[PDB]
An RNA structure from Homo sapiens, in which 29 nucleotides are resolved. The source organism's lineage runs through Eukaryota, Opisthokonta, Dipnotetrapodomorpha, Primates and Homo. The PDB entry is titled "Cryo-EM Structure of hAGO2D669A-siRNA-target (14-nt, uni-lobed)". Li et al. published it in Cell Res. in 2025: "Mechanistic insights into RNA cleavage by human Argonaute2-siRNA complex".
Context: bound to proteins that are not shown
RNA sequence: UACAAGAGCCUUUCU
RNA sequence: GAAAGGCUCUUGUU
Numbered sequence: 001u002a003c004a005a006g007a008g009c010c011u012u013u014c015u
Numbered sequence: 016g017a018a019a020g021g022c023u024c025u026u027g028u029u
Stems, first nucleotide, its partner, number of pairs: 002028009
Other pairs, nucleotide, nucleotide, family: 011019cWW
C1' cells in the first nucleotide's frame, strides 16, 4: 500500500 | 490480558 469499520486465524508471555 | 502486531476475510464508499 485510497479509506473506514467488524469478525477471524498465527508469534506473544501473564499463565 | 494486552501490546495489539502480522496474516487475512467481510461490508463498502461517489
The entry also models magnesium ions. It was solved by cryo-EM to 2.7 A. It was solved together with Protein argonaute-2. Keywords: Argonaute protein, siRNA, RNA BINDING PROTEIN/RNA, RNA BINDING PROTEIN.